Background: This is an experimental structure of RNA from Trypanosoma cruzi (strain CL Brener), with 470 nucleotides shown. Entry title: mt-SSU from Trypanosoma cruzi in complex with mt-IF-3.
[PDB]
Context: bound to proteins that are not shown
RNA sequence: UAAAUUAUGGUCAAUUGUUAGUAUUCAUAUUAAUUUUUUUAAAUGUUUUAUCAUUUUAUAAAGGUUUAUUUUUGAAAGAUUUUUUGUAUAAAAUUUUAGGAAUAGUUAAUAAUAAUUUAUAAUUUUGAUUAGAUUGUUUUGUUAAUGCUAUUAGAUGGGUGUGGAAAAAUAAAAAAAAUAAUUAAUAUAUAUCAAUAAUAAAUUAAAUUAAUCUAUUAGUCAGAAAUGGAUGCCAGCCGUUGCGGUAAUUUCUAUGCUUUUAAAUAUUAUACAAUUAUCAUAUUAAAUUGUUAAGUGCUGAUUUAACCAAUAAAAAUAUAAAUAAUUUUUAUUUGUUUUUAAACACCAUUAGGUAUAUGCAAAUAUAAAAUUAUAGUAAUUAUAAAUUAUAUUA
RNA sequence: AAAAGGUAUUGUUGCCCACCAAUUUUUAUAAUAAAAAUAACGUGCAGUAAUUAAUAUAUUUAUAAAAAUAUAUUUU
Numbered sequence: 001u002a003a004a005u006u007a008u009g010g011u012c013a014a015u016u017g018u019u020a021g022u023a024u025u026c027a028u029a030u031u032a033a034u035u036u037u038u039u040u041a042a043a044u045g046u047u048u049u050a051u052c053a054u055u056u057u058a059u060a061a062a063g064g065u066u067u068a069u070u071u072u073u074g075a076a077a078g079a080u081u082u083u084u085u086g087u088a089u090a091a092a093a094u095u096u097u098a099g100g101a102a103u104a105g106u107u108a109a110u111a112a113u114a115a116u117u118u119a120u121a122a123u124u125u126u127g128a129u130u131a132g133a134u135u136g137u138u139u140u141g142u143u144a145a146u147g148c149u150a151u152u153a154g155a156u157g158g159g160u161g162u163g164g165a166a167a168a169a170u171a172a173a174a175a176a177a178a179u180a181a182u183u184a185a186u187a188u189a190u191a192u193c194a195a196u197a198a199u200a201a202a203u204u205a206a207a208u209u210a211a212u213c214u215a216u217u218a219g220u221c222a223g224a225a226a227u228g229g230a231u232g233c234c235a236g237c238c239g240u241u242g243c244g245g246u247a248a249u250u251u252c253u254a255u256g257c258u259u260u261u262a263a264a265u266a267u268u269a270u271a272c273a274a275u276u277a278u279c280a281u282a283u284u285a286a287a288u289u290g291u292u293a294a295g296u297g298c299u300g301a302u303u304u305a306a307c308c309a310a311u312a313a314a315a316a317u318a319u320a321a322a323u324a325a326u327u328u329u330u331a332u333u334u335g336u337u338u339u340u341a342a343a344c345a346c347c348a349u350u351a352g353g354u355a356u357a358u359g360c361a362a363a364u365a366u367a368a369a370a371u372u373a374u375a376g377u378a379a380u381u382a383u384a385a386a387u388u389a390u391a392u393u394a
Numbered sequence: 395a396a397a398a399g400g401u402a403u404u405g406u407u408g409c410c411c412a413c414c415a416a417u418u419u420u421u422a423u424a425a426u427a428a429a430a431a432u433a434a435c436g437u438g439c440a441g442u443a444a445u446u447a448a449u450a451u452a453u454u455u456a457u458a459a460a461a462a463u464a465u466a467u468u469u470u
Base pairs, nucleotide, nucleotide: 021383022382023381031269032268033267034266093137096132097131102123107119108118109117110114141148142147208211218258219257220256227254228253229252230251236243237242282332346353347352371378387402406444408442409441411438412437413436417431418430419429420428447468449466450465451464452463453462454461455460
Other pairs, nucleotide, nucleotide, family: 004005tWS026370tHS027239cSS030270cWW035265cWW036264tHH039199tWH043173tHH044045cSS046176tWS047056cWW048055cWW049053tWS049054cWW050051tSS058163tWS058167cHS063156cSS068069cWS068095tWH070155tWW072074cWS073075cWH073076cWH098375tHS099422tWH100101cHS100127tWS101125tHS102128tWS107121cWS135154tWH136137cHS140149cWW141269tSS143145tHS143271cHS145271tWS162166tWH163164tHS163165tHS165167tWS172174tWS194195tHS215216cWS216217cWS218259cWW219225tSS219258cWW221249tHS222240cWW222241cWS223239tWW224258cSS226254cWW226255cWW231234cWS231248tWH234244tHS235244tHS235248tWW243250tSS273277tHS277368tWS278364cWW279450cHS286322tHS292315cWS294313cSS299300cSS304305tHS304306tHS312313cHS313343tHS319320cWH321322cHS337357cWS340343cWH344355tHS358359cHS364366cWW366368tWS371380tWS374422tWS377429tWS393396tHS394396tWH398443tWS401441tWS401442tSS410440cWW414435cWW416432tWS421427tWW443470cSS448467cWW
């Protein structure tokens, strides 16, 4: 602690790199790009009104922000013969930087109070305040995919406080209070930061309106393709091990040759483990003190390899026994200890000091993302058994 | 007669190592700052069980690779 199906029910998951002993998201690939190509833009003068006034027309300049930005009919839609109402500021979740600590017109209650009201006030390591980068929460890219990596532009204070709302000192492409106009989307060479064109890239033609444009580079040792010829560790190639020393298939040129044909090159995004992993982020652990030991005869060559000073004989005892799971993150904690007048030892040297767990002091025992390097420097480094002639065996 | 290692990769006449000169490049500039690269000269010979075994930690010492010492530990 029962099988069963009246037979694919409910709509696609799927990973394509020539490496170089081995450990490890890590050079060379492909995708999206950027480097890169003028087929989307563009103009000035807003417009009415009764008039030196007034009605109408409210978030792109920055301004540096990570406990942050939030609000209505009363304007207008909007219709009647009149006085006509209760819907708004609040929030809530998420907040960066290696080595991390203090910050401040302050917090709450009273208050339509107190520039001198009351008080044990509030922010913070659940990472505060300062300073730094940064536009804040359906837009992408890669990937089969949790991911990783993107998205713009818009709100930067108040100061006569107008308006419905301050968002208001020029920067549409909205018809803006009489149908102007739509036979119009076209826009000249002017711009912003968006916006991927090499649109059958090579033999049969464009039921067009004949409009723009004359169209190209790569490599050639590995691995598609090479020789002349030059160069001689130099000049140069260099994604890359490495090449280049007189015959360089690794440079330059020439020449051919080669390709799978949006060219070549440069910078970036592109999916840890979890069953075992050695240096510094612990915690369920039984332990702490015990007063023992060793010393006077005599005549002097000990110790070590060699010296050197100059008495040297010595330190043993105790079991049960303390429950485990829950937030100690400063707390405690991991081998330097008092005293020779008691010595070994060690160091310096003949002439001494030191001579061993009362402060102080985290630190191996692994929570992990490639070496170095105080976390900016080069392109890696560490590693183990293969290989290497003599230690009195019958 | 019998058991033995390598930092070398035809391999001890092998390698490396530090201080010791210029250089370079970034920077947290303690006698003279620190680190990265490199290929002079010189003191030596410090590691490869390596000439008193090596390795980590620590006290002291110092021309430099290091040593005395006190611990552990075998990558002896």

The entry is indexed under Ribosome, Mitochondria, Kinetoplastid. Rfam match: Trypanosomatid mitochondrial small subunit ribosomal RNA. Among the 55 different proteins in the entry, which are not shown, are Ribosomal_S5_C domain-containing protein, Ribosome protein S12 and mS51.